Notes: ITS2 rRNA from Saccharomyces cerevisiae BY4741: 58 nucleotides with solved positions. It comes from the structure "Nucleoplasmic pre-60S intermediate of the Nog2 containing pre-rotation state".
Context: bound to proteins that are not shown
């Protein structure tokens, strides 16, 4: 003696 | 389900050869 | 003394680049 | 931030 951007918008 | 954009800043330490642009 | 370039080692390693 | 406070 914690505990790490785990997405968006365009057009078919 | 396709197509084109944006979004990613790292434990350190040490070897090494090769080329590019200030 | 800057910006970049093939790839190899490590128990989370570790005596001082003013 | 202190009720993850005696």
């Nucleotide at each position: 003696c914690c505990u790490u951007c785990u997405c968006a918008a365009a057009c078919a | 389900u396709g197509u084109u954009u944006g979004g990613u800043a790292g434990u350190g330490a040490g070897u090494g050869a090769u080329a590019c642009u200030c | 003394g800057a910006g970049u370039u093939a790839a190899c080692u490590u128990g989370a390693a570790a005596u001082u680049g003013c | 931030c202190u009720u993850a406070a005696a």